[PDB]
Context: bound to proteins that are not shown
């Protein structure tokens, strides 16, 4: 590089 | 944060929680019967 | 003098809520003051995608 | 912000 | 091929006299008008032979144990057959 | 004794 | 809070004054 | 000079009992 | 800086007027008791068997508010503590003023006070 989770407007 | 779909259609002269004060509880009246 | 029953499905508050008020409810409440005060007491939608932030 | 993950070990670690 | 660290079990964490103190028992004497406390009894309370409360010291006992932590020592590195 | 207070003085 | 003081040993640490190794 | 080794002197004699050590 | 003023939250045995209680003296009137009481360095001057002195009761008169309590609170001073009430007046602190020909010294004079 890509993609995900989480926490937010 | 914007969009777009629902929905009980979402901020108020709102509701609920709490603080004071006041009023509402057949606690009165009347009849009839027992002791 | 007390106890039991009639007035008494009465009367006293509230209540128009998609409402029968001749109704529904009353301390395991309700109503005004309160269109007020107060909130540094609290709460007022839900799902999808898209940007931005960490 | 965190990681970009194939998910191991039937007796252990590290050095001369 | 060998240390050193791990995992289990031990062993010390002052010794030895003398002596102060607790506490509890013992040996000897004192108990029924028994003893001790209280501004104190219209009848006080508490201990008391299952030993109360007094002298004298008779004499011994107890003051743990289980973990941390440090050092030493010693067993093993075991996946658990057995039919 | 202690206060208020007139003439005067001083500062404005 | 957990039995106190001396007295001799043992250990553990520093400070002196004397000495080995490099 | 580094340093460890011998005698004198100076001190000292673990910790938790679960707020746990 | 002096002298006022105002607001605001304190604070005081500070003053007047009522009221409401206690405490001691001295005086009376009633028990009960019996020969001293009082005072002083000692004594005396007085009361006293017609009863002083001590004890208990009541009653009346003028007074004062025990310790807490005070040289440091309050008031110009003189003074100023029992309880509840009414009136008006202030101390100090903080804000700040229509704020100085507003202030200081003040012989007269006046108010309280002493007398």
């Nucleotide at each position: 590089a890509u993609a995900g989770u989480c926490u937010c407007g | 944060u914007c969009a777009a779909c629902g929905c009980u259609c979402g901020a108020g002269a709102g509701g609920c929680a709490g603080a004071g004060u006041c009023u509402c509880a057949a606690g009165g009246a009347g009849c009839c019967u027992c002791c | 003098g007390g106890g039991g029953g009639c007035u008494g499905u009465u009367g006293c508050c509230a209540u128009g809520a998609u409402a029968u008020a001749u109704a529904u409810g009353g301390a395991u409440g309700a109503g005004a003051c309160a269109g007020a005060a107060g909130u540094g007491g609290c709460c007022c939608c839900g799902u999808u995608g898209a940007c931005g932030a960490g | 912000a965190c990681u970009u993950a194939g998910a191991u070990u039937a007796a252990g670690u590290a050095g001369g | 091929c060998c240390u050193a660290c791990c995992g289990c079990a031990g062993u010390a964490u002052a010794u030895u006299c003398c002596u102060a103190a607790a506490c509890a028992c013992u040996a000897u004497g004192a108990a029924a008008u028994g003893a001790c406390c209280c501004u104190a009894g219209u009848u006080g309370g508490u201990c008391c032979a299952u030993g109360a409360u007094c002298a004298u010291u008779u004499g011994g006992g107890u003051a743990a144990a289980a973990c941390c932590a440090u050092a030493c020592u010693g067993c093993a590195g075991a996946c658990a057959u057995c039919u | 004794g202690c206060u208020c207070g007139u003439a005067g003085u001083u500062g404005a | 809070g957990c039995a106190u003081g001396g007295a001799a040993u043992a250990a553990u640490a520093g400070a002196a004054u004397a000495g080995g190794a490099c | 000079g580094u340093u460890c080794u011998a005698u004198u002197u100076u001190g000292u004699u673990g910790g938790u009992u679960u707020c746990u050590a | 800086u002096a002298g006022g003023g105002a607001c605001g939250g304190u604070c005081g045995g500070g003053g007047g007027c009522a009221u409401c209680a206690g405490u001691a003296u001295u005086c009376a009137a009633u028990u009960g008791u019996c020969a001293g009481a009082g005072g002083u360095g000692a004594a005396a001057u007085u009361c006293u068997u017609g009863g002083a002195u001590u004890u208990a009761u009541u009653g009346a008169a003028g007074a004062c508010u025990a310790a807490c309590u005070a040289c440091u609170g309050c008031g110009a001073a003189a003074g100023c503590a029992u309880u509840u009430g009414c009136c008006a007046a202030g101390g100090a602190c903080g804000u700040u003023u229509u704020c100085a020909u507003u202030a200081a010294u003040c012989a007269a004079g006046a108010a309280c006070g002493a007398a």
The RNA (snR30; RDN18-1) from Saccharomyces cerevisiae has 367 modelled nucleotides.
The entry is indexed under 90S, pre-ribosome, snoRNA, snR30, snoRNP, ribosome biogenesis, H/ACA, 18S rRNA, RIBOSOME.
The depositors describe the entry as "snR30 snoRNP - State 1 - Utp23-Krr1-deltaC3".
Fischer et al. published it in Nat Commun in 2025: "H/ACA snR30 snoRNP guides independent 18S rRNA subdomain formation".
The reconstruction used 171,224 particles.
Rfam match: Eukaryotic small subunit ribosomal RNA. Gene Ontology terms of the family: ribosome and structural constituent of ribosome. On this family, see Cannone et al., BMC Bioinformatics 2002: "The comparative RNA web (CRW) site: an online database of comparative sequence and structure information for ribosomal, intron, and other RNAs".
The organism belongs to Saccharomyces, within Eukaryota.
It was solved by electron microscopy to 2.89 angstrom.